[PDB]
RNA sequence: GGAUUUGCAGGCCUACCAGAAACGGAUGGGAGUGCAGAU
Numbered sequence: 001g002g003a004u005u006u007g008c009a010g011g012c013c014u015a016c017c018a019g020a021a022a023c024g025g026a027u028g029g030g031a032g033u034g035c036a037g038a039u
Base pairs, nucleotide, nucleotide: 003039004038005037006036007035008034009033012030013029014028015027016025017024
């Protein structure tokens, strides 16, 4: 050079579950950046 991998800023679009509603949630699909650590 090339390859593997984790955390942070902090999420974005869309589906699903449970409720009058506020509100909460088992979890399925689709698209862009910056920073730091490990092999």

The PDB entry is titled "Structural features of a 3' splice site in influenza A: 39-nt hairpin". An RNA: 39 nucleotides with solved positions. The work is reported in "Structural features of a 3' splice site in influenza a" (Chen et al., Biochemistry, 2015). Keywords: influenza A, segment 7, splice site, RNA.